The RNA has 35 modelled nucleotides. The PDB entry is titled "RNA hairpin structure containing tetraloop/receptor motif". The work is reported in "Structural Rationale for the Enhanced Catalysis of Nonenzymatic RNA Primer Extension by a Downstream Oligonucleotide" (Zhang et al., J. Am. Chem. Soc., 2018).
[PDB]
RNA sequence: CUGCUGGCUAAGGCCCGAAAGG
RNA sequence: GCUAUGCCUGCUG
Repeated sequence: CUGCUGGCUAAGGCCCGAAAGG
Repeated sequence: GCUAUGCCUGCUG
C1' cells in the first nucleotide's frame, strides 16, 4: 500500500440554541 | 452535539 476490524481528531459540512455554549 | 475528504493500532495479500 490493498481489503477489512477497533480507536483518535472535526478544519469543512451540518444539528439544537436568541447568543454564549453543547 | 453529529459527521472523514484527515490520522493512529491490529489483522490481510

Crystals were grown from: 50 mM MgCl2, 0.2 M Lithium sulfate monohydrate, 0.1 M BIS-TRIS pH 7.0, 25% w/v Polyethylene glycol 3,350. Released in 2018, the model rests on X-ray crystallography data to a resolution of 2.42 angstrom.